Notes:
Entry title: Cryo-EM structure of the Acinetobacter baumannii Ribosome: 70S with E-site tRNA. This is an experimental structure of RNA (23s ribosomal RNA, nucleotides 525 to 1256) from Acinetobacter baumannii AB0057, with 732 nucleotides shown. The entry has 48 different proteins, among them 50S ribosomal protein L24, 50S ribosomal protein L22 and 30S ribosomal protein S5. Rfam match: Bacterial large subunit ribosomal RNA. Its Rfam clan is "LSU clan". Primary citation: Morgan et al., Mbio (2020), "Cryo-electron Microscopy Structure of the Acinetobacter baumannii 70S Ribosome and Implications for New Antibiotic Development". It was solved by cryo-electron microscopy to 2.82 A.
Context: one part of a larger RNA, bound to proteins that are not shown
RNA sequence: ACAAGCAGUGGGAGCACCUUCGUGGUGUGACUGCGUACCUUUUGUAUAAUGGGUCAGCGACUUAUAUUCAGUAGCGAGGUUAACCGUAUAGGGGAGCCGUAGAGAAAUCGAGUCUUAAUAGGGCGUUUAGUUGCUGGGUAUAGACCCGAAACCAGGCGAUCUAUCCAUGAGCAGGUUGAAGGUUGGGUAACACUAACUGGAGGACCGAACCCACUGUCGUUGAAAAGCCAGGGGAUGACUUGUGGAUAGGGGUGAAAGGCUAAUCAAGCCUGGUGAUAGCUGGUUCUCCCCGAAAGCUAUUUAGGUAGCGCCUCGGACGAAUACCAUAGGGGGUAGAGCACUGUUUCGGCUAGGGGGUCAUCCCGACUUACCAAACCGAUGCAAACUCCGAAUACCUAUGAGUACUAUCCGGGAGACAGACUGCGGGUGCUAACGUCCGUAGUCAAGAGGAAAACAAUCCAGACCGCCAGCUAAGGCCCCAAAAUCAUAGUUAAGUGGGAAACGAUGUGGGAAGGCAUAGACAGCUAGGAGGUUGGCUUAGAAGCAGCCACCCUUUAAAGAAAGCGUAAUAGCUCACUAGUCGAGUCGGCCUGCGCGGAAGAUGUAACGGGGCUAAAACUAUGUGCCGAAGCUGCGGAUGUAUACUUUGUAUACGUGGUAGGGGAGCGUUCUGUAAGCCGAUGAAGGUGUGUUGAGAAGCAUGCUGGAGGUAUCAGAAGUGCGAAUGCUGAC
Numbered sequence: 001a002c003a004a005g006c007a008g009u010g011g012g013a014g015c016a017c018c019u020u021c022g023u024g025g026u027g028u029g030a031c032u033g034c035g036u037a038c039c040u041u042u043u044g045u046a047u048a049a050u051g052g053g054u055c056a057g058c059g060a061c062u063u064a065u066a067u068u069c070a071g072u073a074g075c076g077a078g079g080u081u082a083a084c085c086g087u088a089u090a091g092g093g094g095a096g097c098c099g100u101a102g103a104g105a106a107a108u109c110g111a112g113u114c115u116u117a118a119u120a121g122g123g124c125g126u127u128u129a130g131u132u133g134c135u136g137g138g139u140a141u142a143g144a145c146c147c148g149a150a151a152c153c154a155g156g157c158g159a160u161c162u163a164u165c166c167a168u169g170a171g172c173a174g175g176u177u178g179a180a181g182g183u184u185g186g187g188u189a190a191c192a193c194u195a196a197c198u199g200g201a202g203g204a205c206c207g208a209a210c211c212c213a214c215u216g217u218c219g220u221u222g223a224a225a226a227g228c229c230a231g232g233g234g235a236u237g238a239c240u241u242g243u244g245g246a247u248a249g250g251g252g253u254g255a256a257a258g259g260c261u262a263a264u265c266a267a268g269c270c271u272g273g274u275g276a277u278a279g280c281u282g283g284u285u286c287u288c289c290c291c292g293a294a295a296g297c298u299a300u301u302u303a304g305g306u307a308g309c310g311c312c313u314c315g316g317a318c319g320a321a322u323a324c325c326a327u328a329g330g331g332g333g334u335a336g337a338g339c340a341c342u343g344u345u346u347c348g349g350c351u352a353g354g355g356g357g358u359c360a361u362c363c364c365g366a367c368u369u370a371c372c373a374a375a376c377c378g379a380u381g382c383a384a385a386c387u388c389c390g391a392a393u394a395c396c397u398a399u400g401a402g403u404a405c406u407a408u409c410c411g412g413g414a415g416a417c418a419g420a421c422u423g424c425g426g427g428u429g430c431u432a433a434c435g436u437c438c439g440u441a442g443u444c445a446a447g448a449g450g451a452a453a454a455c456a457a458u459c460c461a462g463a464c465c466g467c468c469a470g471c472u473a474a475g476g477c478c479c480c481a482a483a484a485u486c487a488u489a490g491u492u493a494a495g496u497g498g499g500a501a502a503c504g505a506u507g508u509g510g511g512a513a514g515g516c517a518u519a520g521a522c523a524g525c526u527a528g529g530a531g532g533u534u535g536g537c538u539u540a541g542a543a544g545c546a547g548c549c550a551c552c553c554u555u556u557a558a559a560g561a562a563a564g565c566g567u568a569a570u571a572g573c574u575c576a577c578u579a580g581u582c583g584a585g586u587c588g589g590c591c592u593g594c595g596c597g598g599a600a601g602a603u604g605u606a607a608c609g610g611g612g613c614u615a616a617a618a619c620u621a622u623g624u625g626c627c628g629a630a631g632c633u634g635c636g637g638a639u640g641u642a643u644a645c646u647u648u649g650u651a652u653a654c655g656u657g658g659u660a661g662g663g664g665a666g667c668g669u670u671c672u673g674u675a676a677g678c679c680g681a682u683g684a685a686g687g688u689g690u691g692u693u694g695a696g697a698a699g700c701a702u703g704c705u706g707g708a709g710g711u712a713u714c715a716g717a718a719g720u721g722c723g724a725a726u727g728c729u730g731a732c
Stems, first nucleotide, its partner, number of pairs: 008034004014028005019022001038051001040049001053732006063142013078098003084092002102109002112124004145283002148280001152273006163247009172237001174206003177202001181198006210234003214231003218227001249265001251261003286666006296309005312413006321406001322404003325400006336389001337387002343382002346379004353372002355369001357367002419444010449460003464637004469633003475627003478611003484624001486623006497613001503597002507594005514587001524581004530554001532553001536549001563574001638656005645649001667721001669718005677711003686705008
């Protein structure tokens, strides 16, 4: 031993031993709210980015010289000696150094000098306390906070591996093939030529020892820092091998691969220069208090470095010369708007002037141009590089009331010079990007708390410490989970709420408007939808229904020779127009709230956090209450600055988030003097528990162990605090 995650923290039942028996101690702790390690580097990390298996010990801003600035002591218009002598931290030693006077390149002058022809002007000066030590913060020279290169140079050591060469030795089972040559015969004028036998040559053939390494399997923290097994190649030669020698590093050797030269080669190894250099990466150790950034401009062999300025901190001198707001005075050319300029745009009017056609040419640019439109005019629009105009805000000065120790200067020390998101105004891109480049605000960076489910840059709000007290912001009040199943009027039927357009049509709520209709509104049920229409058309047919017109009228609950699917011309059925009936108001458009389709993706519901929610637990409006943070208040405590006080240390006001940085104050460790002191075998240091004290680093007392050292206070010196550096050693 039925219940899911940085393992804790705030509550909390039970159980077990103690007892100064309790609104007590010591252990454990079911159940419950909240809660994703540490360090580096970054705009930004739980990050699946880096580092660490753990423990104990060791490990990183030092030293000397010079200079500058702050404190502190002596002397003081003066201060001080260095080498050296010295029975030597004393006393001597005044050479030398700083200050007391500047101007000019200099000669030269001098509280004045330079420039100049100048006596003008102008630039430098005439504000008169320094100097020796001691302690600190910077800088410079030194390895200079620590660890880390690939490299370069000098002197030596290597050819027992391997590369080539030299001198002496050794090795190659067995079996095939048959070159030159020779002899004996046939050809022959000699001779060529051919027949046999013999012969044993070859960088010849097959194949063991030997040498090599083409393929595959296995092995690859192996049997092995290059192998095994099965196959494979050469195997009398440009062959293999033993022993002893030669060639040494920009050199050697190389049937040549940048190959080999002791498991190392685009320049071997060892020792020195050397602690080479590194604008790069990593690490950098006890505590508390105060203030607190930047990621911009300019330049750069510069873009991940550095320098001056802006921004931070400390000291001194100074002061409200400052800021916020209200008045008073200013110059704009942006948003907007408009054509008065420069461009562009649409529709019309007029015209210089120009060109077509006529005459065969002259006649004539006469007749004429179906004529055409600049140049102009009237209605119209647009522009970052257009302006006849023109804001709000910002910016610059002068006054003024209140609230704030605000501004300025002179010096010591810095960091930083990779930024990110959101809103507004823009360029670029596709009115794309968690894209890119500026301006202007906020936040993060360097900031906790509450909401947003989780969620640096959004909203509210700025954490000195403690409390089991109260009030509120953003946001919320059905349950998870604190607070209204609160109250009053409406909308939604889609789970819309709780993703998405152009476009459709239909739901419903509210508005102004249109002819309305019981002399009977609309849709249904029944009457007629004509006597002229072989009417006028290519004449073989359209007469209202192929292709253009023609629409003339008549008794008319009523008809136009006629609208539609419908037909050779037609006809039958509807509607154009009218009647009878039930019979009331419901016919068509424009804004407007909510809602409906349009709507397809891959691990699993997965587009309210879930459960669930319909006179809502949704939306619109309003009113009473309440919940809600580290915000405000209540009580207690700590600390910084500034004033006031009648010893003057208690009040009072303002404060107290914080990285890189700047300033201030302390705790412990070792050693020296105080210390021939004090503690200690009647038990030191060290080790191991308990109790107690302070804001902390820490102190004090004592139980057990242990057997000889420890050390108050005040001063002085540091090998003076470790968790990280793929840190070093040992143990596990």